[PDB]
RNA sequence: GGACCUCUCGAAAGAGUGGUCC
Repeated sequence: GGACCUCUCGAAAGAGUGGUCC
């Protein structure tokens, strides 16, 4: 760090973030 869980902000969306999997 790709999918995904808590959580801050947020019509939506999704940016951010310790950890699971690979």